[PDB]
RNA sequence: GGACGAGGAGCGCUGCAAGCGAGAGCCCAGGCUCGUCCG
RNA sequence: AAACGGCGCUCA
Ligand code: SAH
Repeated sequence: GGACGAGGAGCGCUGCAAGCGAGAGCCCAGGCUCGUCCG
Repeated sequence: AAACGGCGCUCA
C1' cells in the first nucleotide's frame, strides 16, 4: 500500500486529491483516525 | 470504543 471492522443516521451546496473520459466535463467533504475476540 | 471528519438543514 490494498481488505475488513469501528468512529450514530440522513438531506442540500461547493469541489481539493485520487479515479473515469480524447475533451467539455463526470465523479468527489470517512480521502482521516483507531484494530484480535468476550467479560 | 478514543480523538476527529468544509459550510448550512434535520432526526436519534
Ligand atoms: N472523513 C474523511 C474525509 C474528510 S474531507 C477524512 O479524511 O477525515 C478529507 C480532505 O479532503 C479534507 O482535508 C479536505 O481538505 C479535502 N477536500 C474534500 N473535498 C474538498 C473540496 N471540495 N474542496 C477542498 N478540499 C476538499